[PDB]
RNA sequence: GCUUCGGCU
RNA sequence: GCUUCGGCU
Numbered sequence: 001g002c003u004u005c006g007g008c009u
Numbered sequence: 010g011c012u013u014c015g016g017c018u
Stems, first nucleotide, its partner, number of pairs: 001017003006012003
Other pairs, nucleotide, nucleotide, family: 004014cWW005013cWW
C1' cells in the first nucleotide's frame, strides 16, 4: 500500500 | 466512507 469476514445511527 | 482481528506486498 491492497483486501475477505465482522462492526460503525 | 470509516474500523478491530486477520491475510497479502